[PDB]
E-SITE TRNA ILE2 AGMATIDINE OR P-SITE TRNA ILE2 AGMATIDINE from Haloarcula marismortui: 77 nucleotides with solved positions. Lineage of the source: Archaea > Halobacteria > Halobacteriales > Haloarculaceae > Haloarcula. Primary citation: Voorhees et al., Nat.Struct.Mol.Biol. (2013), "The Structural Basis for Specific Decoding of Aua by Isoleucine tRNA on the Ribosome". Crystallisation conditions: 0.1 M TRIS-ACETATE PH 7, 0.2 M KSCN, 3.5-5.5% (W/V) PEG 20K, AND 3.5-5.5% (W/V) PEG 550 MONOMETHYL ETHER. It was solved by X-ray diffraction to 3.1 angstroms. Rfam match: tRNA. Rfam links the family to the GO term triplet codon-amino acid adaptor activity. On this family, see Lowe and Eddy, Nucleic Acids Res 1997: "tRNAscan-SE: a program for improved detection of transfer RNA genes in genomic sequence". Rfam 15.1 lists 5,335,975 matches to the family in 14,413 species.

RNA sequence: GGGCCCUUAGCUUAGUCUGGUUAAAGCGAUCGGCU
RNA sequence: AUAACCGAUUGGGCGCUGGUUCGAAUCCGGCAGGGCCCACCA
Numbered sequence: 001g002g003g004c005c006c007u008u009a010g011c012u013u014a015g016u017c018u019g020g021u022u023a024a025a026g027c028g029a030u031c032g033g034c035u
Numbered sequence: 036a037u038a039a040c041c042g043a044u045u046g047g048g049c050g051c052u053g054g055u056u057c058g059a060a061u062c063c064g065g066c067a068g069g070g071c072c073c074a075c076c077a
Base pairs, nucleotide, nucleotide: 004070005069006068007067010027011026012025013024020057028045029044030043031042032041033040051065052064053063054062
Other pairs, nucleotide, nucleotide, family: 002072cWW008014tWH008023tWS009010cHS009046cWH010046cHS011027cWW014023tWS015023cWS015049tWW019058cSS024047tWH035036tHS056058tHS059062tHS
C1' cells in the first nucleotide's frame, strides 16, 4: 500500500441496499397519578 | 412519603464535506476514529 465495517436525541437500538408519503424506540429529565 | 408501578411529556443536523434525482438518513466518491479480512523472499 492493498479489500469494509461502523457513526441517527442524554443514554443504548430502528429505518438505509427496494429514495419520492409519514425518520421510528426504551430508558432517561420532567410533570401526572399512586401512598 | 418514597421506591416500583403506570399516565404524560420532554429531544434527532440522521459523524463531514462534496456529488449527483424534481425528491437523499437512504446512492456515489474524499477526510476521524474504531473496529475488520487477508497478504508478505529464498